[PDB]
Context: one part of a larger RNA, bound to proteins that are not shown
RNA sequence: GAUGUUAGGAGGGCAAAUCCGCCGAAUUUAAGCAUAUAAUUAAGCGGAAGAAAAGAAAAUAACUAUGAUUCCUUUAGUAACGGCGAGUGAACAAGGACCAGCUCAAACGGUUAAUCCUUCGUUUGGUGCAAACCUUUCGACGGAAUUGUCGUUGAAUUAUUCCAUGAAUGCCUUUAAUUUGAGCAAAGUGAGCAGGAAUGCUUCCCCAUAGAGGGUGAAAGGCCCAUAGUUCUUUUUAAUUUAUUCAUUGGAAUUUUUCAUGUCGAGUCGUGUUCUUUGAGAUUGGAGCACUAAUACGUGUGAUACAUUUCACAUAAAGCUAAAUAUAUGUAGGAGACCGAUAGCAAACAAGUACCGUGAGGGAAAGAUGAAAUAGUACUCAGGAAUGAGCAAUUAAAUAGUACCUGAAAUCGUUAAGAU
RNA sequence: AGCACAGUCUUAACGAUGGAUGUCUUGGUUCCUACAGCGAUGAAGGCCGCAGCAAAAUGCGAUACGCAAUGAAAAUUGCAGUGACUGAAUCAUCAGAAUGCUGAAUGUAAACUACACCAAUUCCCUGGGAAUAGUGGUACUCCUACAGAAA
Numbered sequence: 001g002a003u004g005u006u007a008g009g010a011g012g013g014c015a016a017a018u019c020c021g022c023c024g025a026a027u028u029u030a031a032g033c034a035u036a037u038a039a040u041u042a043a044g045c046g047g048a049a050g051a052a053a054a055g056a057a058a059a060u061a062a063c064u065a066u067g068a069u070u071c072c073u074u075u076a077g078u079a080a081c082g083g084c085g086a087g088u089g090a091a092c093a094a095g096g097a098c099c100a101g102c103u104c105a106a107a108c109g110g111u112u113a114a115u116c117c118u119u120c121g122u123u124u125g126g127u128g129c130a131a132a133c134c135u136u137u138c139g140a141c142g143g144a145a146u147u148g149u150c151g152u153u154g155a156a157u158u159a160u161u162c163c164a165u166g167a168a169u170g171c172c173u174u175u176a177a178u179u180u181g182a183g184c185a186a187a188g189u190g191a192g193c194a195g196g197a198a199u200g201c202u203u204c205c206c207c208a209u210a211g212a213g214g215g216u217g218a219a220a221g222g223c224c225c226a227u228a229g230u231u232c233u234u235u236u237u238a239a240u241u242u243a244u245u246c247a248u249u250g251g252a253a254u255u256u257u258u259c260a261u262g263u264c265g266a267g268u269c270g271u272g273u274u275c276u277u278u279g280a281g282a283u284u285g286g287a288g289c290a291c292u293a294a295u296a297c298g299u300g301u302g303a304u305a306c307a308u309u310u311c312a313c314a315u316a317a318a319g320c321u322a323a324a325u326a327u328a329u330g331u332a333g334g335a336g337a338c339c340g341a342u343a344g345c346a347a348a349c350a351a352g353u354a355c356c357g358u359g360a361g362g363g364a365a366a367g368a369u370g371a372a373a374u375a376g377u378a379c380u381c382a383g384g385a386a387u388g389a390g391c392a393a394u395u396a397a398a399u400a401g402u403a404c405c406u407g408a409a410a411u412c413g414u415u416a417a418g419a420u
Numbered sequence: 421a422g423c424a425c426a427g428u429c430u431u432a433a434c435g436a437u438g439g440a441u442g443u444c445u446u447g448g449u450u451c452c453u454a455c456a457g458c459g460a461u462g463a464a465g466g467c468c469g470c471a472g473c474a475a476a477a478u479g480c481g482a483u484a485c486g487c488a489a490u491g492a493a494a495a496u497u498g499c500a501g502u503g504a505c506u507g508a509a510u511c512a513u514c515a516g517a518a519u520g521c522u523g524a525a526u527g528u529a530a531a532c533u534a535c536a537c538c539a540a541u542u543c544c545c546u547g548g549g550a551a552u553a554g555u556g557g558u559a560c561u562c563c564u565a566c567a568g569a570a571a
Base pairs, nucleotide, nucleotide: 003567004566006565007564008563009562010561011560013458014457019047020046021045022044029036033083059066060065070097071096072095073094080088081087101320102319103318104265108151109150114149115144116143117142119140120139121138126133154259155258156257159254160253161252162251163250164249166246167245168244169243174239175238176237177236182231184229188204189220190203192201193200205222206221207211213225214224215223270291271290272289273288274287275286276285298315299314300313301312302311329456330455331454332453333452334451335450336449338448339447355362356361367444368443376404379390380389381388382387405442411436412435413434414433415432416431417430418429419428420427465522466521467520468481469480470479472499473498487516489513490512491511492510495502527535528534536558537557538556539555540552541551542550543549544548545547
């Protein structure tokens, strides 16, 4: 390098509002149009998360300098860019939110890899009713890796000072916060009047740390649920409270004195060139290609091409990292100087439905009787029946009968009056 | 028991017609707060079922408008039917059990209930006895381990 339904594992796909990548237009603007503009926007293809990405200096400054990231206020509609026309347009400082650091890699450690993992096991704890989780050191047997795992962060050496450590006995006290589900929870169903029936009107009482809200046969603090208030039980995370002896091993920080002054990521930077992009301008970032470096007293920066020289500041080409910050999707609350059924979501409803389209797709119309139908039309008569009428009948009310609230206008009918 | 003129237009009254207006409102609306990923251990989506009388959105999945469990907890009821005097009737919670066929969909297929192959398989009893053609596994890529081959 193949091969294996060998033994153990993983990925696939979906969902997308916010997030991260790619790939990536035009309608439009200039009163035309080509550069510019829309716009590094939409669509496309991918990847993520409860936030993501970014982030610990190859930074900004030229000061009396600052010193990871993100965000806001700002600089600033400014420097700048532009058929310098139309138009576009930053960053640093300052005020703040908020703040967190770090490790690979070289380098160093060979009288011994001090590593790593699977399989087999094994015991010191702790919960729970039970399932079951959670701690816990100790050995094997397999492998892996020296083509480099582990330790170390210059090297020893002095003094100081801490942390891990193991055993016995002691000890787990009290509260405070914080946050769930839970409960309990004040006074009248008092006259009188009219009423279908008060929650009305009066009038006699009152209760409020509850006169928020809802339901209740018309407007209810006292009718009920609730509310204010509290009593617990639940979450974790503070304070308080208590440790005492005996034991090895190991580590770390300063501090002396010596000694080591080593080190720092390449087809990458850079340059050229091309195409793209921006604030980047005699090239800002990206990308393709060509040529292709220097090693820390190096080389990368200091916004106009260059040579020659300063000075300041940084340490690329490896890696990770909480927080503030964002969220038009899903779910859960809470809202309103919002709409009130031709409005508001397309949808107050059996609506993303019916229905239409070959299909991708397109996509409606559509709420209300009454307090109570456990008041939903009994009964009689005339009718083939539908229906109609009733001396019959519910209701407070039926020109209130389920195509049921109110029931406008257009429209059309009846009667009467006028006109022609 | 008489009398009207007709038709057309106009007026008032009373009705039909129509669904405006008014009144509502378990809905929308925007904002703020809050948490916030599912999937081979088979999601989302889609079918097909499942109600005593049962068509539907709803609900559930061959134990199927619920099973178990907990906390409430006495009714249910259109009819039939089912219970009480607290694991029963009713709810809510919901951790246990159960979750057809599909679908990334993954044995080969697909206007198919078509078709391979390897295991035959399940239950009961306390080291054995019974049942059933039934049930699984077997995709593509990756990884670690092992294997027997190829320096």